Annotation
Solved structure of RNA (25S rRNA (3393-MER), nucleotides 3 to 419; 5.8S rRNA (158-MER), nucleotides 1 to 158) from Saccharomyces cerevisiae S288C, 575 nucleotides shown. Rfam match: Eukaryotic large subunit ribosomal RNA. Its family is annotated with structural constituent of ribosome and ribosome in the Gene Ontology. The reconstruction used 460,403 particles. It was solved by cryo-electron microscopy to 2.3 A. It comes from the structure "pre-frameshift complex of yeast 80S ribosome with eRF1 and mRNA of WNV".

[PDB]
Context: one part of a larger RNA, bound to proteins that are not shown
């Protein structure tokens, strides 16, 4: 002097992710207190409420370091049941689960740690291209402090021995299926009553339609729609007879019998204390410190301790549908509810109006008539109005509007002080 | 005799009970899985021929476009054989767009409609200055790109 590595940094470098909201149900953390014990302090309320972090359509849990003791079962999860029982509780008030057994659903499973070393066989991105939820180039790169294939305990790796199977993605016909369109039956036929026939009679028609609604009164037939079927449009779908789109090359996985081996998670387990919690009771879970481990280990067998066995499962690593939750959200069907002081606070331009600085508080308030036809017009009055009048089936419906009760008042009259 | 309390086959007030209705809530079951940095929830402030308020909806503001159905909206007006049709409609859909100021809110700050940078433009005969039109500038990380820093180190001695 010039490249690199480690480790850190910087850039409005290239792409991208997170914050919030909503929160019924869901997974944690954090947490009272009224109250109840006929006072109260332990206990109860209650591992709730209030506070705080994180999701989904489910969440969690989840395929045993399980339960069990049996002639053994076999992931979770929920329902009945066990059972107001085992148990805990100034053993007081109270509290309190599991195993079996019925069932509903069931479904499995992978990674660390191994002997790829004849060859990192991996993967990101930037550029090119193509039939773009990708797929070949090529190239920086990133990674041997370990990315690929191959084992996961149920096993499995190495060796040595045989007459044994598969080479497809979205389509179209199609199909629980998602979103949806359309077409499909039968008096308004006469009389009464009425403003209005949708009511009463007389005679009928379909009916797989006699649900329900509207329409001037209580309508299967005015009409929908209801009922059965019909005909279409577009979509997350290999689950099959085929796929206009090769018919894959010296490869994938299963089994038999015989020999070596077989790794298998640590400040973890486990002790001890302390808090707290539990039905758990010489300590059920979890946490804080102190101490700290093993490999026929090591957890567990619900009275603490030594010595002998036994029986079970395999931690300190990981994914997983269904049965199960669900006063939010969407969309939907219902009800022996309630009917405007009821029922949500709200049925109405309701979380509108008002009130608080502010957190927060928070109503009253449906009904003219089938149709407005919503009263033209004429007189009195300044004028609101009156008096006719007219509209209506009714103004004993006039919007201060269906009935129009009481209280309270002017008060056919009557009577009594 | 009157005037001044009670009862009316009475009227008329007051007032808003009864009664009959119900596009409401209420509960119960059923299915379904969908908010947001490609900026939500929620706020403000506007937008209609005549709106205050409600509804919808962003300056393309009671709305655009694309479908679909087929003559409406309707309180008045208005453009109409717009009406045997790429067409009416406060109609239905809904997949393309607009989507002011904001808000987890992101250039800084916000009781301001405050105050910057950086790019292209256009003007004002201007790389700086002003002013218009466009476009940009937040942390946290996380992968990768350049640029570097450390006698932390390694090859490597002008």
């Nucleotide at each position: 002097u010039u490249g690199a590595c480690c480790u850190c940094a910087a850039a409005u470098c290239a792409g991208g992710u997170a914050g919030g909201a909503g929160u019924a149900c869901c997974c944690g953390c954090u947490g009272a207190a009224c109250u109840u014990a006929a006072g109260c302090a332990u206990a109860u309320c209650a591992a709730u409420a209030a506070g705080c972090g994180g999701a989904g359509g489910a969440a969690a849990a989840g395929a045993a370091a399980c339960c069990a003791a049996c002639c053994g079962g076999g992931a979770u999860u929920g329902c009945c049941u066990u059972a107001g029982u085992a148990a805990c509780g100034g053993c007081g008030a109270g509290u309190g689960a599991a195993g079996c057994g019925g069932c509903a659903a069931a479904a499995g499973c992978u990674c660390a740690a191994a002997u790829u070393u004849g060859a990192a066989a991996u993967c990101u991105g930037g550029u090119a291209c193509c039939u773009u939820c990708g797929g070949u180039g090529c190239c920086c790169g990133a990674g041997u402090u370990g990315u690929a294939a191959u084992u996961u305990g149920g096993a499995g790796a190495g060796g040595g021995c045989a007459a044994c199977u598969u080479u497809g993605g979205g389509g179209c016909c199609g199909u629980u299926c998602c979103u949806u369109g359309u077409c499909u039956a039968u008096g308004u036929u006469c009389c009464u009553u009425g403003g209005a026939a949708c009511a009463g009679g007389a005679c009928g028609u379909c009916a797989u339609a006699g649900a329900g609604g509207g329409u001037g009164a209580g309508a299967a037939u005015c009409c929908c729609g209801u009922g059965u079927g019909g005909c279409g449009a577009g979509g997350a779908g290999u689950g099959c007879g085929g796929u206009u789109c090769u018919u894959u090359g010296u490869a994938a996985a299963g089994u038999g019998c015989c020999u070596u081996c077989g790794a298998a998670g640590a400040g973890u387990c486990g002790a001890g204390u302390u808090g707290u919690u539990u039905g758990g009771g010489a300590a059920u879970g979890c946490a804080g410190c102190u101490c700290u481990a093993a490999g026929u280990g090591g957890g567990u067998g619900g009275u603490a301790a030594a010595u002998u066995c036994c029986a079970u499962c395999u931690a300190a690593a990981g994914c997983u549908a269904a049965a199960u939750a669900u006063u939010g959200g969407c969309g939907a069907g219902a009800g022996a509810c309630c009917g405007a002081u009821a029922g949500c606070g709200a049925a109405c331009a309701a979380g509108u109006a008002c009130a608080g600085u502010g957190a927060u508080g928070g109503a009253a308030a449906g009904a003219u008539g089938a149709a407005a036809a919503g009263a033209a017009c004429u007189u009195u009055g300044a004028a609101a109005a009156g008096a006719g009048a007219g509209u209506g089936a009714a103004a004993a419906a006039g919007u201060a509007c269906g009935u129009g009760a009481a209280a309270u008042u002017g008060u056919u009259g009557a009577a009594a002080g | 005799a009157a005037a001044c309390u009670u009862u009316c086959a009475a009227c008329a007030a007051c007032g808003g009970a009864u009664c009959u209705c119900u596009u409401g809530g209420u509960u119960c079951u059923c299915g379904c899985a969908u908010c947001g940095a490609u900026g939500a929830a929620g706020a403000a402030c506007g937008c209609a021929g005549c709106g205050a308020a409600a509804u919808g909806c962003g300056a393309u503001a009671c709305g655009u476009a694309a479908u679909g159905u087929g003559a409406a909206u309707u309180g008045c007006a208005g453009a109409a054989u717009u009406c045997c049709g790429u067409g009416a409609a406060u109609c239905a859909u809904c997949g393309a767009a607009u989507c002011u100021u904001u808000g987890a809110a992101c250039g800084c700050a916000c009781a301001u409609u405050g105050c910057g940078c950086c790019c292209c433009u256009u003007g004002g005969u201007a790389u700086u200055c002003c002013a218009g039109g466009g476009g940009g500038c937040a942390u946290g990380c996380c992968u990768g790109u350049u640029u570097g820093a450390g006698c932390g180190u390694c090859a490597u001695u002008u």